Shown are 576 nucleotides from a PDB entry: RNA (5.8S-23S ribosomal RNA, nucleotides 445 to 1088) from Encephalitozoon cuniculi GB-M1. Rfam match: Archaeal large subunit ribosomal RNA. On this family, see Yusupov et al., Science 2001: "Crystal structure of the ribosome at 5.5 A resolution". The family is grouped with related families in Rfam's "LSU clan". Rfam 15.1 lists 2,955 matches to the family in 1,139 species. Gene Ontology terms of the family: structural constituent of ribosome and ribosome. Method: cryo-electron microscopy, resolution 2.7 angstrom. The entry became public in 2022. The depositors describe the entry as "Cryo-EM structure of the ribosome from Encephalitozoon cuniculi". The reconstruction used 108,005 particles. Primary citation: Nicholson et al., Nat Commun (2022), "Adaptation to genome decay in the structure of the smallest eukaryotic ribosome".
Context: one part of a larger RNA, bound to proteins that are not shown
RNA sequence: UGAAUGGGGGAUGUUCCCGCCCGUCUUGAAACACGGACCAAGGAGACGACGGCAGGAUUGUUUUCCGAGAGGGGA
RNA sequence: GGAUGCUGCGGUCGGACCCGAAAGAUGGUGAGCUAUGUGUGUGUUGAUUGAAGGGAUGCGAAAGUGUUCUGGAGGAUCUAAGCCGUUCUGACGUGCAACUCGAUGGCAUGACAUGUGCAUAGGGGCGAAAGACCAAACGAACCAUCUGGUAGCUGGUUCCCUCUGAAAUGUCUCUCAGGACAGCGGCGACGGG
RNA sequence: UGUAAGAUGUUGUAAAGCACUAAUGCGC
RNA sequence: UGCGUUAAACUUUGAAGAUGUCUUUUAAGU
RNA sequence: UGUUGCCAGUGGGCAUACUGUGGUAAGCAUGGUGUGCGAGAAGGGAUGAACCUUUAAGCGGGCUAAGGAGUCUUAUGCAAGGU
RNA sequence: GAAUCCGGCGGCCUGAUUUUGACAG
RNA sequence: CCGAAUUGGGCGGCGGAGAAAAUGGAAGGGAUUGAAUUGCAUUCCGAUGCCUGCGGGGGAGUAUCUGAGUAAGGGGGCGGUAUCGUUCUGCUGAAGGUCCUGCGUGAGCGGGGGUGGAGGGGCGAUAUGUGCAGAUCUUGGU
Numbered sequence: 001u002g003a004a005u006g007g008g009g010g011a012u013g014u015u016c017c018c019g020c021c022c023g024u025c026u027u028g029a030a031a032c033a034c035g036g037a038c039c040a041a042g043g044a045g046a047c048g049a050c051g052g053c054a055g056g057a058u059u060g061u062u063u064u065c066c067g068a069g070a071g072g073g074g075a
Numbered sequence: 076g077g078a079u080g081c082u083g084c085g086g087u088c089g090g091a092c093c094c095g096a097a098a099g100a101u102g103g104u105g106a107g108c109u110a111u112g113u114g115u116g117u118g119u120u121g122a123u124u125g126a127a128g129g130g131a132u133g134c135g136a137a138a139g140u141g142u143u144c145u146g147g148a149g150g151a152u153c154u155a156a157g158c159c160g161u162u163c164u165g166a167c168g169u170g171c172a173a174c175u176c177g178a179u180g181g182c183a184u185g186a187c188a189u190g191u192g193c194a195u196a197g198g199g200g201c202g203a204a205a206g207a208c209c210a211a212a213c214g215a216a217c218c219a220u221c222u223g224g225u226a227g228c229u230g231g232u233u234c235c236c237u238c239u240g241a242a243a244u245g246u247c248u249c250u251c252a253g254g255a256c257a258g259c260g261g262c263g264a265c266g267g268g
Numbered sequence: 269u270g271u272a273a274g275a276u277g278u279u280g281u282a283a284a285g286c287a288c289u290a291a292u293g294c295g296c
Numbered sequence: 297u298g299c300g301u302u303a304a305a306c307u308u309u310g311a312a313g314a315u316g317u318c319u320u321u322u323a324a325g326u
Numbered sequence: 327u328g329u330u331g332c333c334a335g336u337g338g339g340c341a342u343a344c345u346g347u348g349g350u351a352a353g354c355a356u357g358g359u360g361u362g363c364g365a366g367a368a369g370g371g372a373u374g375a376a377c378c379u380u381u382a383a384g385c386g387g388g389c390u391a392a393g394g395a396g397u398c399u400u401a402u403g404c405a406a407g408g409u
Numbered sequence: 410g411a412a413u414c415c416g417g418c419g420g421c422c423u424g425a426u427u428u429u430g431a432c433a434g
Numbered sequence: 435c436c437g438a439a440u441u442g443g444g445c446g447g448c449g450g451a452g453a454a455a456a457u458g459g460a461a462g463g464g465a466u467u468g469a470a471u472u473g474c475a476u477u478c479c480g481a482u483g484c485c486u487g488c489g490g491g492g493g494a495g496u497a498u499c500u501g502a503g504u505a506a507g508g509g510g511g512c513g514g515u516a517u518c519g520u521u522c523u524g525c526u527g528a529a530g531g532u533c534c535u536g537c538g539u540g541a542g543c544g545g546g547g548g549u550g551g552a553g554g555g556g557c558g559a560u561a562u563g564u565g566c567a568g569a570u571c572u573u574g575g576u
Stems, first nucleotide, its partner, number of pairs: 006018003021036004037576006047089004052084004057079003065072002092231002095228001099221006110195009119185001121153003124149001128145007157182003162178002165176002197213001199209002234511006244257005258336002260333006269324001271323002273319007283309001284307002289303003293299002339363010368379003384488006393479003397463002402475005413451004418446001420445007491500003512565001514562010530549001532547006
């Protein structure tokens, strides 16, 4: 002799209340949707090139312009 | 008012957040399984049926023809050594076994069966033709490389507290499971009526 | 300023109707 | 001459509700 | 409140009060205006994505909402019809 | 749960008959 | 003859017919003659909502006001391994491991007793192959 396990409140087990299995895609999952028997270790936006912006450092006497061209011409 | 460094975030190309195709190409290996050709060897019991050729005997005017012996033909009929694979839709079905076992049935002188030398190789071979077979996967074998091949698709993406907080709509798209631009949101900064 | 007030514009639905278009029975 | 019946693609009429502009030299708010 | 810089996610939605269109009709398909679920716990409707109340578990003291007061289960009565 | 039927009430609205004797028998 | 009410139409509540399905079953259940109908309020119960006293966070122009949240974005913290830079500890017993115990909202950080038998840390800047429950994940053990 009740599947077990959890939270509140109390207690050298229990007695009252509450509590369905996680992760995921999805308008919508406890699902007659998929992955997951158990434990250890490993396991996925780091690095290079070129440009922009933000914050910060040093210095500051900075700039080849418009137009297809012909032409025109300080910021 | 820029120039030259330092740290962070957004953008593009790089194996590029991590793992995954069916395929394509370059260079090589195989006829010990199985298929066809060719050289040289080996196997096959006992019976059944009775073609041509030949002998004897009878009929008949002749032409011709009846009966019966002998002989031993044919991709002719069974049976054995054996070889296959019709049915039970039998057994077995984490098997004795990645195709086996029992009973029943089919073929057994051939267009046969079998050991060994040689010839045929992958877009090629070989085929009494089933897209069959080419070393347990063949409507294009196997091995290494190119190669971390590409994936608008499926799955996963690792510490705490705290402040703000959406969209599932419009336009264009070989566009409809996708993308860009605009809308909604976060983090700022500067500035008065 | 996703709310009101005083002034001044816009509209052709619900309901109703026969003035136009299209329908529908009688009595003269 | 009257009585009877209709309308998304009929309207002589015609709301409740919506929607423009002026004035904070109107309210309430900031 | 005004001006401006650098940038993300999203482009399958669904329900309901009132209101249309197609359909014999549908927990059917497709439009309009608001509010929800989505992304919303908690109390109530026995049970429920969306219904009614109301917006989020610190330690104490008071009061209400929806819904209720035989018993599960916290909490009283009065009246008219009926059997 | 529908068309469609049936009953009741110290309920209500409307009509008729009756002590010159109704209704029922 | 008898001696006092009789009756036709309607309406508004109420009840009855019309009314037939497949496991045993549902006003939520036992039940209830009003404890499943109608009308009421002078009482009572009931949230994490409201008022009131403390505590903690974030804004704000500093007498205060304000806290749900997926996709997504910002601020402040905890932890692995090393470098340069400073400052300490271990055979009078380090790390690791196991049981017991204190502090922190939390990520986590300390102390005590066994075991063990050689090394181990704090603080500032800097470099990253920097944090796992899942991928019919990989390898090993059960």